[PDB]
Context: bound to proteins that are not shown
RNA sequence: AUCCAUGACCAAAGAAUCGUCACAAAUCGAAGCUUACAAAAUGGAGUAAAA
RNA sequence: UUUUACUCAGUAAUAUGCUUUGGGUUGAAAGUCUCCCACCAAUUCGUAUGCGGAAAACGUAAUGAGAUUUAAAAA
RNA sequence: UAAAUCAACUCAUUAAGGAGGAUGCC
RNA sequence: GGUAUUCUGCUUCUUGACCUGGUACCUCU
RNA sequence: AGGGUACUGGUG
RNA sequence: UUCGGUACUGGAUUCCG
RNA sequence: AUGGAAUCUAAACCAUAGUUAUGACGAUUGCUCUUUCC
RNA sequence: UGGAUCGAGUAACCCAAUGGAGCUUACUAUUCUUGGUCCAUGGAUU
Numbered sequence: 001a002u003c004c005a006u007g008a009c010c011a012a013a014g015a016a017u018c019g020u021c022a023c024a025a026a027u028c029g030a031a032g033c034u035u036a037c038a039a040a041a042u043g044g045a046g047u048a049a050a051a
Numbered sequence: 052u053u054u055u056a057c058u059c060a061g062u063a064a065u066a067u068g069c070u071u072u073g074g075g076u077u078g079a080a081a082g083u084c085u086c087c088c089a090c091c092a093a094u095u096c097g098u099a100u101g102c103g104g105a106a107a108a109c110g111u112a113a114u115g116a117g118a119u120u121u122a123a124a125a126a
Numbered sequence: 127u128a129a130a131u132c133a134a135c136u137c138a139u140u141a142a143g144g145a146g147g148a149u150g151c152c
Numbered sequence: 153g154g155u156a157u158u159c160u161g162c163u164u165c166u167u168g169a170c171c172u173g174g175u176a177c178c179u180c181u
Numbered sequence: 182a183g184g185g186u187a188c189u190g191g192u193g
Numbered sequence: 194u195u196c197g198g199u200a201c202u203g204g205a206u207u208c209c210g
Numbered sequence: 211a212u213g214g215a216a217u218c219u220a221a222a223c224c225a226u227a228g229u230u231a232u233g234a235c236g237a238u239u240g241c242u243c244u245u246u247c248c
Numbered sequence: 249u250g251g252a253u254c255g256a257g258u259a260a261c262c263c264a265a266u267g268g269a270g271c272u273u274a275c276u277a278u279u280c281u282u283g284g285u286c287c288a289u290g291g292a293u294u
C1' cells in the first nucleotide's frame, strides 16, 4: 500500500403516456374558439324565352 | 328596354359543438422569521469597504483564533 | 454546535485596475 | 516572452455630519 | 426692520 | 428605535372666444 | 382649447391550479427486489 | 441501463388562499429510490 461486510455523517432527487363519465348547457372545478367581408356595392359576371 | 325562368362563392358550410388543464410548477405549498413591489444631485441609509446581490435574521473564498476559566450558547 | 484527530458552531483581518523587480517551470 | 507566488509606485473625485456664533452679498418682504 | 447665499470660528 | 418634500380614483353625460 | 369649468354613477375583479374544488375507474411501459434460466 | 421467464412493491413528510427572492424546520426503519466520506469496527490481502 488493496479488497469485502456492518455502522455513523454529508449531499442529489421526490416517475411518464392513453381511454370513459346523460340535458339548446354541462362537470368534483377553470379556461379558449370577438380587430364585423367571398374584392358578388366604379350600382357583380353569364344562359333561355316572349312584346 | 320590359316581363318570366336559371348558372357562377370550395380550407364551402355542418348547431349547447370542439380543444387544453387541476396539489411541493428549478421540495418542502409547511413557519410566532427577514427583504422587494411610488420618486429623490441630497433633513431620503450620496454605503467606493474580500467577492456575488436592487435589497435581505442572504450566498460563498483565503488566513487565523475561541467555547459557562468565554466577544458569547447550556450546569 | 464542539470539547482525542478531521468535519460542525461562532468570531477577527483582507478595495479594483495597471506598471516595476524577484521565487518555480519552459 | 510567458504563467502561479512575492515586495514598491500610479491612476480613478458631485466643494455633503447636525446644532450654532461672526463678516460680505442678494433680482427676496 | 425680517428671510436666503458665499468666506471663517465653537465640542455644543 | 420609525418624524423630509412633491403626486395621481374607475366610468358616463354636459358647458365655455 | 396642447386650456378651463360643472353634473351623475359606482368602481379599481385581475392567474397555461386559483378560493378552502383538484373526483370515480380502466389499459400499457419504466424502476427496485426476487423465483428459474440464456 | 445485456435477453427471456415466476411473484411481490411504486413509499414517507404533507397540501395552495395576492405574488416573488431568501432562510429555518419535517421525511425516504431486508416498507419507492441515487451518490459519496470515515487518523469507526470485523475479516481477508500483504
Base pairs, nucleotide, nucleotide: 001293002292003291004290005289006288007286008285009284010283013276014275018236019235020234021233028073029072030071031070032069033068044059045058046057047056048055049054050053051052075261081272082271084270085269086268090198091197101111102110103109113139114138115137116136117135143162145160146159147158148157149156151154152153170193171191172190173189174188175187176186177185178184180183181182202220203219204218205217206216207215208214209213240258241257242256243255246252247251248250
Entry title: Structure of yeast RNase MRP holoenzyme.
Shown are 294 nucleotides from a PDB entry: RNA (RNA component of RNase MRP NME1) from Saccharomyces cerevisiae S288C.
It was solved by electron microscopy to 3 angstroms.
The entry is indexed under ribozyme, RNP, ribonucleoprotein, HYDROLASE.
An Rfam search finds the family "RNase MRP" in it. The family's RNA type in Rfam is ribozyme. From the family's description: RNase MRP is an enzymatically active ribonucleoprotein with two distinct roles in eukaryotes. Rfam links the family to the GO terms ribonuclease MRP complex, rRNA processing and ribonuclease MRP activity. The family has 66 seed sequences and 3,510 matches in Rfam 15.1.
The sample was in a buffer at pH 8.
The 2020 paper behind the entry is "Cryo-EM structure of catalytic ribonucleoprotein complex RNase MRP".
The entry has 9 different proteins, among them RNases MRP/P 32.9 kDa subunit, Ribonucleases P/MRP protein subunit POP7 and Ribonucleases P/MRP protein subunit POP1.